[PDB]
Context: bound to proteins that are not shown
RNA sequence: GGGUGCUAAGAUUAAUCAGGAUGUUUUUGUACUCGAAAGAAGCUACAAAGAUAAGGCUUCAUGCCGAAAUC
DNA sequence: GCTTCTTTATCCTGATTAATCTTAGCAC
DNA sequence: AAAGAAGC
Repeated sequence: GGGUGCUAAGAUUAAUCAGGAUGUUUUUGUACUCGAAAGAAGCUACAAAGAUAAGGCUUCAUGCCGAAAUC
C1' cells in the first nucleotide's frame, strides 16, 4: 500500500413472494347524434361482461407455467 | 426499392433473503 | 433502440 476476515452503522442496489387500483382493446346496455317508431350510427362518455405479452399445463383448484439466465 | 421518421402503457401497498461501496473497532 | 409503414 493493496487484499481479506468478524462486527456495527451509513449510502446504494439485486433476487423472490403476497396483494391493490388503473391503462389498452372487444361486446353489450344506457346517454349523446339521426329517425315517426322499430331502430340506425359506433363517434363521445359512464357502466358491465370478455381478452390482456402470441400461447400452453393437469392436479379442478388459497390451481400452474409463459418478457431473465442457460450461447 | 431505398430512406425517413413515427412510435413505444403505469402508479402503488405489504414482506423476506442477498450483494456492493464507505466510515468506524480489532486482526493475518 | 428498432420495428416497419409512410413517403418518394

Source information:
Solved structure of RNA with a sequence from Streptococcus thermophilus, together with DNA, 107 nucleotides shown. The work is reported in "Catalytic-state structure and engineering of Streptococcus thermophilus Cas9" (Zhang et al., Nat Catal, 2020). Crystallisation conditions: KCL, MgCL, BaCL2, MBP. The depositors describe the entry as "Crystal structure of Streptococcus thermophilus Cas9 in complex with the AGAA PAM". Lineage of the source: Bacteria > Bacillota > Lactobacillales > Streptococcaceae > Streptococcus. Released in 2020, the model rests on X-ray crystallography data to a resolution of 2.76 angstroms. It was solved together with CRISPR-associated endonuclease Cas9 1.